[PDB]
Context: bound to proteins that are not shown
RNA sequence: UUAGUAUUUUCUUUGAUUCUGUACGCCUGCCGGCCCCACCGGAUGUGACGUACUUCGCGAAC
RNA sequence: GCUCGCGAAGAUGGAUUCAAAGAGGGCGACACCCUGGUGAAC
DNA sequence: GTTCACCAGGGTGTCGCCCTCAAAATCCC
DNA sequence: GGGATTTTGA
Repeated sequence: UUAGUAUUUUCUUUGAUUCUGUACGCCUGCCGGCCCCACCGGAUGUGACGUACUUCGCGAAC
Repeated sequence: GCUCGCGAAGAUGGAUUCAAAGAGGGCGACACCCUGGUGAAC
RNA backbone atom coordinates (compact mmCIF):
# COMPACT_ATOMS: atom_id res chain seq x y z
C1' U A 1 0.00 0.00 0.00
C1' U A 2 -4.09 -3.36 0.03
C1' A A 3 -11.92 2.83 -1.26
C1' G A 4 -15.17 3.64 -5.47
C1' U A 5 -13.90 11.42 -7.19
C1' A A 6 -13.17 11.10 -1.81
C1' U A 7 -12.32 10.45 2.89
C1' U A 8 -8.63 10.91 9.01
C1' U A 9 -5.06 6.24 13.11
C1' U A 10 -0.95 4.96 14.82
C1' C A 11 -4.63 -2.12 15.26
C1' U A 12 -4.03 -7.72 14.69
C1' U A 13 -1.57 -10.17 11.04
C1' U A 14 0.36 -12.77 6.35
C1' G A 15 3.80 -13.21 1.88
C1' A A 16 8.25 -11.38 -1.05
C1' U A 17 13.15 -8.21 -1.54
C1' U A 18 17.42 -5.75 0.52
C1' C A 19 20.16 -3.97 4.64
C1' U A 20 21.35 -3.54 10.20
C1' G A 21 22.55 -6.60 13.48
C1' U A 22 25.94 -5.14 22.13
C1' A A 23 29.91 -5.16 26.29
C1' C A 24 31.82 -7.03 30.81
C1' G A 25 31.43 -10.03 35.76
C1' C A 26 29.94 -14.26 37.86
C1' C A 27 27.28 -18.53 37.98
C1' U A 28 25.62 -22.45 34.87
C1' G A 29 25.48 -26.12 30.51
C1' C A 30 29.30 -29.50 26.71
C1' C A 31 33.98 -32.10 26.75
C1' G A 32 38.94 -34.29 29.22
C1' G A 33 41.77 -35.44 32.91
C1' C A 34 37.83 -38.36 36.62
C1' C A 35 34.03 -41.62 38.35
C1' C A 36 29.46 -37.84 40.48
C1' C A 37 31.32 -33.77 43.17
C1' A A 38 35.69 -30.28 44.19
C1' C A 39 40.32 -28.03 41.90
C1' C A 40 42.27 -27.92 37.30
C1' G A 41 41.77 -26.71 31.77
C1' G A 42 39.41 -26.26 26.23
C1' A A 43 36.06 -24.49 23.53
C1' U A 44 32.84 -21.51 26.56
C1' G A 45 30.31 -20.98 21.17
C1' U A 46 23.14 -23.96 25.26
C1' G A 47 20.45 -21.52 29.47
C1' A A 48 20.40 -17.50 33.62
C1' C A 49 21.17 -13.56 36.84
C1' G A 50 24.06 -8.50 38.00
C1' U A 51 25.76 -4.16 35.97
C1' A A 52 26.68 -1.16 31.62
C1' C A 53 25.56 0.67 26.24
C1' U A 54 21.72 1.38 21.81
C1' U A 55 16.73 2.39 20.63
C1' C A 56 11.67 3.29 22.02
C1' G A 57 7.15 5.41 25.17
C1' C A 58 5.58 8.76 29.51
C1' G A 59 6.91 12.70 32.82
C1' A A 60 10.60 17.40 35.05
C1' A A 61 14.14 21.98 33.87
C1' C A 62 17.29 24.88 29.76
C1' G B 1 18.33 20.35 20.20
C1' C B 2 20.90 19.39 24.90
C1' U B 3 20.02 18.15 30.52
C1' C B 4 17.41 14.31 34.31
C1' G B 5 13.47 10.33 36.49
C1' C B 6 10.49 5.83 35.30
C1' G B 7 8.87 1.66 32.04
C1' A B 8 9.79 -1.51 27.36
C1' A B 9 13.05 -4.35 23.72
C1' G B 10 18.12 -5.77 22.21
C1' A B 11 20.17 -13.09 17.04
C1' U B 12 11.74 -15.31 17.33
C1' G B 13 15.29 -8.24 17.22
C1' G B 14 15.21 -3.61 14.12
C1' A B 15 14.89 -0.77 9.28
C1' U B 16 13.83 -0.27 3.77
C1' U B 17 10.67 -1.25 -0.89
C1' C B 18 6.83 -3.94 -2.82
C1' A B 19 2.08 -7.02 -2.10
C1' A B 20 -2.36 -8.57 0.56
C1' A B 21 -6.35 -10.48 4.51
C1' G B 22 -8.89 -9.61 8.84
C1' A B 23 -15.50 -10.46 12.91
C1' G B 24 -14.56 -10.97 17.37
C1' G B 25 -15.33 -13.31 22.24
C1' G B 26 -16.11 -17.41 25.73
C1' C B 27 -15.67 -22.06 27.52
C1' G B 28 -14.56 -26.97 26.84
C1' A B 29 -13.20 -30.91 24.25
C1' C B 30 -10.71 -33.69 20.71
C1' A B 31 -6.31 -34.44 17.08
C1' C B 32 -1.11 -34.32 16.99
C1' C B 33 3.68 -33.35 19.19
C1' C B 34 7.70 -32.96 23.21
C1' U B 35 9.51 -34.76 27.65
C1' G B 36 10.18 -39.08 31.27
C1' G B 37 9.02 -43.98 33.08
C1' U B 38 7.37 -49.38 32.98
C1' G B 39 6.24 -53.58 29.63
C1' A B 40 7.16 -57.01 26.83
C1' A B 41 7.14 -57.74 20.89
C1' C B 42 10.27 -57.35 16.78
C1' DG C 1 16.19 -48.58 16.96
C1' DT C 2 12.01 -47.53 16.58
C1' DT C 3 6.83 -48.87 17.25
C1' DC C 4 2.80 -50.19 20.09
C1' DA C 5 0.07 -50.57 25.49
C1' DC C 6 -0.44 -47.93 30.02
C1' DC C 7 1.04 -44.00 33.36
C1' DA C 8 2.78 -38.02 34.61
C1' DG C 9 2.95 -33.38 32.70
C1' DG C 10 2.76 -29.75 29.24
C1' DG C 11 2.58 -27.32 24.14
C1' DT C 12 0.33 -26.29 19.19
C1' DG C 13 -3.91 -26.46 16.33
C1' DT C 14 -9.45 -27.23 14.96
C1' DC C 15 -14.11 -28.20 16.36
C1' DG C 16 -18.66 -28.20 19.52
C1' DC C 17 -21.88 -25.05 21.17
C1' DC C 18 -22.99 -20.40 22.53
C1' DC C 19 -23.23 -15.11 21.93
C1' DT C 20 -22.93 -10.53 19.93
C1' DC C 21 -29.47 -6.35 25.50
C1' DA C 22 -33.10 -2.53 25.25
C1' DA C 23 -36.32 -0.87 28.52
C1' DA C 24 -38.73 -0.71 32.42
C1' DA C 25 -39.63 -1.07 37.44
C1' DT C 26 -37.77 -0.16 41.60
C1' DC C 27 -34.70 2.36 46.14
C1' DC C 28 -31.84 6.59 46.60
C1' DC C 29 -30.39 10.33 49.12
C1' DG D 1 -33.71 13.14 41.77
C1' DG D 2 -30.77 11.36 38.78
C1' DG D 3 -27.80 7.24 39.95
C1' DA D 4 -28.05 2.43 41.11
C1' DT D 5 -30.27 -1.41 41.10
C1' DT D 6 -33.39 -5.03 39.98
C1' DT D 7 -36.42 -7.99 36.86
C1' DT D 8 -37.77 -9.41 32.19
C1' DG D 9 -38.33 -11.44 27.81
C1' DA D 10 -41.02 -15.29 22.79